[PDB]
């Protein structure tokens, strides 16, 4: 790095940042 997940910043609910584990 890819995948699922939750946080904070603002929320209809859409974003961004770090991490846990899997391969």
């Nucleotide at each position: 790095g890819g995948c699922a997940g939750a946080u904070c910043u603002g929320u209809a609910a859409u974003a961004g940042a770090a991490c846990u584990g899997c391969c």